[PDB]
RNA sequence: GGGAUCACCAUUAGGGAUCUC
Numbered sequence: 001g002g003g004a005u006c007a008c009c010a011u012u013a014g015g016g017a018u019c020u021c
Stems, first nucleotide, its partner, number of pairs: 001021006008015002
C1' cells in the first nucleotide's frame, strides 16, 4: 500500500485501529 473486519469517526467516499496479503 491492497483487501477484509470493527462501525471508531465518517458516508458512499474514505481515514483510524485491527487481521490478512
Solved structure of RNA (PHOSPHOROTHIOATE SUBSTITUTED PHAGE MS2 RNA BINDING SITE), 21 nucleotides shown. It comes from the structure "SOLUTION STRUCTURE OF A PHOSPHOROTHIOATE MODIFIED RNA BINDING SITE FOR PHAGE MS2 COAT PROTEIN". It was solved by solution NMR. The 2000 paper behind the entry is "Phosphorothioate substitution can substantially alter RNA conformation". On the sample the depositors note: Transcription by T7 RNA ploymerase using 5'-a-thio-ATP.